[PDB]
Context: bound to proteins that are not shown
Formats: sequence, structure tokens, C1' cells
RNA sequence: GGGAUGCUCAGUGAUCCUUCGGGAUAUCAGGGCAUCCC
Repeated sequence: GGGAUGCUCAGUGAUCCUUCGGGAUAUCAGGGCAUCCC
């Protein structure tokens, strides 16, 4: 350097809901920490 994972943060960038005031955070994309593989 490249993959694959986990804990966590934030949230509008994607996405969803909406009584349009806002709201959700699984996944995608961000932040931080960590493990495994080439």
C1' cells in the first nucleotide's frame, strides 16, 4: 500500500420516514480505535 472484519462516533453525503417542524441509522460513504490476511 491493498483486502477483510469488529467496537464506536457523527450525520445529510447516499438511503428510508415525515404531520415539512423534523425524525431513523441497517447498508453505502465519512471520523476514531482495534483484529486478521497478502
Molecule: SELEX RNA aptamer